Shown are 25 nucleotides from a PDB entry: RNA.
The entry also contains 50S ribosomal protein L7Ae, not shown here.
The PDB entry is titled "Molecular basis of Box C/D RNA-protein interaction: co-crystal structure of the Archaeal sRNP intiation complex".
C1' cells in the first nucleotide's frame, strides 16, 4: 500500500474517527 479491528498512543508538548491500537496481505 491494502484488508479487518474501532480508541486511543504519548513523559510531555501535543497526535487520532480526515481513523489511535492490536491482525493479516
Nucleotide at each position: 500500500g491494502c484488508u479487518c479491528u474501532g480508541a486511543c498512543c504519548g513523559a510531555a508538548a501535543g497526535g487520532c474517527g480526515u481513523g489511535a491500537u492490536g491482525a493479516g496481505c